23S ribosomal RNA, nucleotides 2131 to 3036 from Thermococcus kodakarensis: 865 nucleotides with solved positions. Primary citation: Sas-Chen et al., Nature (2020), "Dynamic RNA acetylation revealed by quantitative cross-evolutionary mapping". The reconstruction used 116,585 particles. The structure was determined by cryo-EM at 2.65 angstroms resolution and released in 2020. It holds a match to the Rfam family "Archaeal large subunit ribosomal RNA". Rfam 15.1 lists 2,955 matches to the family in 1,139 species. For this family Rfam cites "The comparative RNA web (CRW) site: an online database of comparative sequence and structure information for ribosomal, intron, and other RNAs" (Cannone et al., BMC Bioinformatics, 2002). Taxonomically the source falls in Thermococcus (Archaea, Methanobacteriati, Methanobacteriota, Thermococcales).
Context: one part of a larger RNA, bound to proteins that are not shown
RNA sequence: UCUGCCAGGCGCAUAUGCCUGGGACCUCCGGUGGGAAGCGAAGACCCCAUGGAGCUUUACUGCAGCCUGCCGUUGCCGUACGGCGGGGGGUGCGCAGCGUAGGCGGGAGGCGUCGAAGCCCGCCCUCCGGGGCGGGUGGAGCCGCCCAUGAGACACCGCCCACCCUCUGCCGUACGGCUAACCCGCGGAAGCGGGGACAGCGGUAGGUGGGCAGUUUGGCUGGGGCGGCACACCCUCGAAAAGGUAUCGAGGGUGCCCUAAGGUCGGCUCAGGCGGGUCAGGAAUCCGCCGUAGAGUGCAAGGGCAAAAGCCGGCCUGACUGGACCCGUAACAGAGGCGGGUCCAGCCGCGAAAGCGUGGCCUAGCGAACCCCUGUGCCUCCCCGGUGGGGGCCAGGGAUGACAGAAAAGCUACCCUGGGGAUAACAGAGUCGUCUCGGGCGAGAGCCCAUAUCGACCCCGAGGCUUGCUACCUCGCUGUCGGCUCUUCCCAUCCUGGCCCUGCAGCAGGGGCCAAGGGUGGGGGUGUUCACCCAUUAAAGGGGAACGUGAGCUGGGCUUAGACCGUCGUGAGACAGGUCGGAUGCUAUCUACCGGAGGUGUUGGCCGCCUGAGGGGAAGGCUCCCCCAGUACGAGAGGAACAGGGAGCCGCGGCCUCUGGUCUACCGGUUGUCCUACAGGGCAUAGCCGGGCAGCUACGCCGCAGCCGAUAAGGCCUGAAAGCAUCUAAGGCCGAAGCGGCCCCCGAAAACAGGCGGCCAC
RNA sequence: CGAGGGCCCGGGAAGAAGACCCGGUUGAUGGGGCGGGGAUGUAAGCGGGAAGGGAAACCGACCCGUUCAGUCUGCCGCUCCCAACAGCCCGAGUGCUACCGGG
Numbered sequence: 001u002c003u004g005c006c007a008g009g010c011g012c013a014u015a016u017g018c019c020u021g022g023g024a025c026c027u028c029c030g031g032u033g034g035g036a037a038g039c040g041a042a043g044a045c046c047c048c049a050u051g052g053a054g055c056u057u058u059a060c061u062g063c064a065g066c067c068u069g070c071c072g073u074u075g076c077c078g079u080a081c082g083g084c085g086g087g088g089g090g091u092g093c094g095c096a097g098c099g100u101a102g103g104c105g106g107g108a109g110g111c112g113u114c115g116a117a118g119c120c121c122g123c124c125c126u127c128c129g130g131g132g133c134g135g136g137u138g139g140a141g142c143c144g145c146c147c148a149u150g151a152g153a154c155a156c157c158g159c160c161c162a163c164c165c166u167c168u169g170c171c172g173u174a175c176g177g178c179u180a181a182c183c184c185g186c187g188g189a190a191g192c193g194g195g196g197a198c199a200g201c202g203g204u205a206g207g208u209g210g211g212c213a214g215u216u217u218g219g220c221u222g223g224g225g226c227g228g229c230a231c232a233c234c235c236u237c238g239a240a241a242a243g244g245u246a247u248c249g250a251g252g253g254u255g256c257c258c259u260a261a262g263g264u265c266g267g268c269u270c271a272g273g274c275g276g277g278u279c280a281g282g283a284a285u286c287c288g289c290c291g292u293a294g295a296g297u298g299c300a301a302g303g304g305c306a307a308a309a310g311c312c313g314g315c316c317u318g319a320c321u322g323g324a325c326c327c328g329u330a331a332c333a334g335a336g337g338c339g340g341g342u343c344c345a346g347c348c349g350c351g352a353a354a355g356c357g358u359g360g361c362c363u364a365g366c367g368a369a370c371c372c373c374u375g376u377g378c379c380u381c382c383c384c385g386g387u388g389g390g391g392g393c394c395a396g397g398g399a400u401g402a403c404a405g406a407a408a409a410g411c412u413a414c415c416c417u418g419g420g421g422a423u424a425a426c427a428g429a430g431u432c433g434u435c436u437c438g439g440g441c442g443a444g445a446g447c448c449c450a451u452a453u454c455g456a457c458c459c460c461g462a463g464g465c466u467u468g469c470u471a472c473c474u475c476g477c478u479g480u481c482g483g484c485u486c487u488u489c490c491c492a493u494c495c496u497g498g499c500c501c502u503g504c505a506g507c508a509g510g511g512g513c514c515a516a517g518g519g520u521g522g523g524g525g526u527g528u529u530c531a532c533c534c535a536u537u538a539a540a541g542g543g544g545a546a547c548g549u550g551a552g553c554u555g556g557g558c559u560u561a562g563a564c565c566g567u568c569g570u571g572a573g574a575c576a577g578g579u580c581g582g583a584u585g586c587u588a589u590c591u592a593c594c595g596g597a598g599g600u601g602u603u604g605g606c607c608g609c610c611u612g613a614g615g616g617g618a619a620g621g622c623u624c625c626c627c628c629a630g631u632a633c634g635a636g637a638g639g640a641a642c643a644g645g646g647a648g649c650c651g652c653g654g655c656c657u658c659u660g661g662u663c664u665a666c667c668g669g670u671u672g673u674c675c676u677a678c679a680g681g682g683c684a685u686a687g688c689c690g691g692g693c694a695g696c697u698a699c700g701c702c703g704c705a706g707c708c709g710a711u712a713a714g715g716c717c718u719g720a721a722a723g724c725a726u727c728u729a730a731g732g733c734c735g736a737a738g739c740g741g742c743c744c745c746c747g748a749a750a751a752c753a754g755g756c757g758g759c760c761a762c
Numbered sequence: 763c764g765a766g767g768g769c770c771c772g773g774g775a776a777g778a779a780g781a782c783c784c785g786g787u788u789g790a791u792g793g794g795g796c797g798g799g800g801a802u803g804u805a806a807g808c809g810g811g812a813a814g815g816g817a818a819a820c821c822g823a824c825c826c827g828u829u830c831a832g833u834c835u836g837c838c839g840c841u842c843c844c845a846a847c848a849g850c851c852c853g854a855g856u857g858c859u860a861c862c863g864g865g
Base pairs, nucleotide, nucleotide: 002017005022006021007020008019009018025599026598027597028596029595030594031593032592034591035590036589038586039585046420047419048418049417051416052415053412054411055410056409059215060214061213062212063211065208066207067206068205069204070203071202072201073200075178076177077176078175079174080173081172082171083170084169087167088165090164092161102160103159104158105157106156109143110142111141120135121134122133124132125131182195183194184193185192186191218231219229220228227248232254233253234252235251236250237249255403256298257360258359262316263315264314265313266312267311268310270294272290273289274288275287276286296305297304299365301363302362303361318347320346321345322344323343324342325341326340327339328338329337348357349356350355371398372397373396374395375394377393378392379391380390381389428472430469431468433467435463436462437461438460439459440458444454445453480557481556482554483553484552486548487545488544489543490542491541494519495518496517497514498513499512500511501510502509522534523533524532562580563579564578565577566575567574568573604760605759606758607757608756609755610754614746615745616744617743620650621649622648623647624646625645626644633638651704652703653702654701655700659698660697661696662695666691667690668689669688670687671684672683673682674681675680693836706742707741708740709739714734715733716732717731766852767851768850769849770786771785772784773783774782791845792844793843794841795840796839797838798837799835800834801833802832807828808827809826810825811824814821815820
C1' cells in the first nucleotide's frame, strides 16, 4: 500500500492477514473512544562526523590600538660629560734590602763648565711608601760588572702595560637659551599674540596587546565520560603434542650498562652438608670427605653451559674498511625502515699449531621525507678565464613514546546540520547473581521431651512482583512519576464458611489443611509510591493486566529557554545540590462495545398464543442485640455453644401515597424608567423577592429463599494384601459462604432455522 | 379479484431518526361549553374612614366592606358544538425426480 474477528503459539522477540483450534446471515442509525505499537506537531535526551556556529582564556598563529629607539622634515647661539686621534706632562713596597727590583731588545761602562756635591723655602704627585721640581749657599761628583732576591739595575738608547689631566683634530649624548621652519588662537586679509626645532607627518626597529580574526583541542573503550594504555618492544601460560590463532585475557620485565661485563690463550672447579679447630649465633678466614651442578652468568623469564659458556691470570682492540647473498618483524600471502645469519677480499689480534675473532651464551635497550652539522675526495655555477662564496655525490650525528613520525586549550541548559537501534536513559525479550516464597538432615533450645513452637552449620529448589547483567527490538511508535475515574484476572487467604494438632480447662492464643463466592473502608503532615500516626472496624491481604488506563482527566514532581543561594572553576561556566516561575492539539477510515431500525432465509402468504436449546446472575453479603446463661468450664478471677426471637450496614431492583428540592406553566409583592396621569402593559439575569400543582427526582418509600443433589479437606463402617491389625487396595455411610438445580433477565438465525388454532390463495 | 399489511388523520402512558401504544362517526381521540378538584391569596369600581393641612370646598400613604374574592389550571367527569374527512400504495399464485399415506 491492499485489506481489516478471537485464544494459545512459531516468528528481528507484544500478528486483522502465518500454524492449530473457537466463532461468525447481510445493510443502516445514534453514541463511547479499547486496538490498528491511530493521525498531527515539534517540544528542549544519548552517541558519531578528522560537520558547523556563538562565547572564554596565562591554548597556537596573526592584525589594529598604545609605549619607545633610529633616519628625514630640522635651523642658530653656549656649557657640560663619554669616547677616538699626538704628544706631553705626574704617577710602578711579590719578599727581605744601600731598596717603589714593573718588564724587557741593544745596554759594562754611563753621565759630568752640554757645570753637578750637601742644605731653604712651597704649586704639585702619590701605599705622607717617598722623593721629583722653580730659584738660590757651593766650585768638581753619583750609579753598577760588584750583594743578594723566583726573574737587575731609579748606570744610557727605545716600547709597553694599571688611574686621571692641560689642547686642539674628530665623533657623539644630555642640559640652557633663541627664532625664521612647523603647530595652536584672534582675525575680511595684510598682521598680532602664544608655543617651538619639540610636537605632528612620513619610513623603519623592538615590546605590550582575546580590543579584533583564523584555527586546534587524538584514539582504544561490554554506550560515553573519569580511570587505565591492551597506542613501540622481550619472556612463560592461554594455544588445541607441525605452523597460525583474539579479548580493558593471567604472570612479569625493557626504554640500559660495560675499555670491560668485549677478543683470544692457558690453568682451575661450584652450592650445601658432615667430620676436626675459632665462636653469641658465627657471620669469613685453616683441615679432610661426600657432593650431575642442588652454584654462578651484567640486568626479567625461559632455554644453553663442567679438563665449560663458570673462577684465576697473561697478551690485545674483529665494538675495523670495501662489498655480496639470505632469513625475521609481516607463516601460508604483499613492505619503507629496523634487527639478525652465511661468506668473499683488505689490514690486524691471540695462540706452538690447528683454529677463533664484523661487540656482549640466545631471544628486549629504539625512529621516515625536507633541512642543518661534521668527515673525506672528487664533479659542477648560463661567452671565456681567475678569486671569494654557493649547489652536488658517499659516510657518521641532531627527533618525532599518539613510538610508519600534525606545530595545537575549553563551555554550550540560546545551540544548528547530517546520521545512528552499528550505541546509553526508556518499556519489551533472555538470565536469575540478588529479590519474594519454600524444602532435606537434624546440633541443640524448650523443667525432662528434635520435631506443640523454634531450629544453627551444610546441601536442594520454585516464581519472574526487586534490583542488577546483557545489548536481540524501536532514535522522532509512545520518550514521563504520582493521583482521580472504569473493568477484569491469580492465590502464596487478612475477615467471612468447614476442619486437624497443641506446652488447647473456659475466654483467647500459636501452627497447619480445603476453599478466591462476597468483603477489605475514612482521615493528618509530605508531589509522593511506600513508610508513620488517629479514630472506627468482622477484618480494615498482597500481586498482575505495555511498573492496566493522557485520540479519559489532572499537571503537584521530574527533564528546555528567566532568576537567587551554597560549593567548585582564572574565566566563559557546572552540580544524578536546594528554591520561585514556566504551552497539554483531533471533523473516527476499519474493527470493538452499548443500545435502536430495515431486509433475506427458514420451499405458498398472514393473524395470534406458546415452547425454551443456549447465554447472563452476588442478587444477595455481613454485623449487632435478646434468650440459652452468670449456666457448662474453672480453686477463684472470669466466662462459652446448638436451637429459638428481633434490628441494622453494604450491594441490587423498582415507585411518588407521605416528606424535602426544583418547577423561566401559574399567583402575588416591590425598585428604576418608558407608554400623559388612573387602570392595564414593555425593558432591566424570570429585574428582584415570596409561595407553588402536574412532572422529574432523593434527603423519601416498597421488595430481595432456603431447600434438594453430588463433592473437597476431614470423620466413620466393612475388609484383605500380611490367619492379627488396618478409613482403602475392591466396596459403603456422612460431610463447606464453594459446584449443579429450583428462582430472576435475554432468547425461533435454536441450519432438526420449532409447536398449536384460525384466515386466504393453490 | 385478493386475506392481510403500510402511508394518511386525531392524539400519548412511548420516543435522537426509525420503532411502540390508544382512537378514527358500530366514536368522547383533541378542542370548546358547562360542572368537580387544585395553586395563589381577597381583584377593579363604588362607598365609608384616615396622622394632618386648608376660610370652605377639597388633598391624603394606608385601612374597612362588597369579597375563600379575582386570575389561572402541561388533572377528572358530562355533553357530538368544531375537527378525526378524503384518498393512496405493497401484496401470496411455479415445475421435475423419489415419493410418502391414503384413491